[PDB]
C1' cells in the first nucleotide's frame, strides 16, 4: 500500500 | 479522513 470487521 | 482490529 491492496482487501475488510467495527466507529466516528 | 481518523480512531481500532484482521487478511494479502
Nucleotide at each position: 500500500c491492496g482487501c475488510c470487521a467495527g466507529c466516528g